An RNA structure (YrlA effector-binding module) with a sequence from Salmonella enterica subsp. enterica serovar Typhimurium, in which 80 nucleotides are resolved.

RNA sequence: GGGUGGCUC
RNA sequence: ACAUUUGUUGCGGGUUCGAGACCCGUCAGAGCGAAAGCUCUGUAGCUCAAUGGUAGAGCGGUGUAGUCACC
Numbered sequence: 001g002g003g004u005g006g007c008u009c
Numbered sequence: 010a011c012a013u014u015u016g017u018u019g020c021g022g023g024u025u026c027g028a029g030a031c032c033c034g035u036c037a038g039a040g041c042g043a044a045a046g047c048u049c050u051g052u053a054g055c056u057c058a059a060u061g062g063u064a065g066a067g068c069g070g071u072g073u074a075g076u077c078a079c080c
Stems, first nucleotide, its partner, number of pairs: 002080007010073005019035005026062001036051006054068004
Other pairs, nucleotide, nucleotide, family: 016064tWS016065tWH018059tWW024028tWH025027tHS025061tWS027061tWS042044tHS042045tHS052058tWH052064tWS053054cHS053055cHS053066tHH058064tWS
C1' cells in the first nucleotide's frame, strides 16, 4: 500500500 | 478544503388552466375565552424561508481529502 476508530463546514 | 443527500408541504375532498398559500371536514401542538368556540403554527434527518405561476436555505448525514491513534 491495507483494516478499524476519533477530530476538521 | 471540496463533491453530493430525498421534497406525497399532517390527512381526505374541493375551487381554479394551475394550490405550501384559497375553501370544507379532520388530527397534533401552542395561545385566547366563563363556556359553546376563536386564532396561529404543521414544510427534507433537525431548525427555518417562500406574494395563486409550480418550494429555497442553514445545520446535519455520506463520499473524497487532511490529521491523530490502534492492528

Crystallisation conditions: 0.05 M sodium succinate, pH 5.5, 20 mM magnesium chloride, 3.0 M ammonium sulfate.
The depositors describe the entry as "X-ray structure of the S. typhimurium YrlA effector-binding module".
It holds a match to the Rfam family "Y RNA-like". By type it is a small RNA. For this family Rfam cites "An RNA degradation machine sculpted by Ro autoantigen and noncoding RNA" (Chen et al., Cell, 2013). Rfam describes the family as follows. In Deinococcus radiodurans Rsr is tethered via Y RNA to the exoribonuclease PNPase and channels single-stranded RNA into the PNPase cavity. Rsr and Y RNA enhance degradation of structured RNAs by PNPase. This role could be conserved, as Rsr and ncRNAs called YrlA and YrlB (Y RNA like) also associate with PNPase in an evolutionary distant bacterium Salmonella Typhimurium.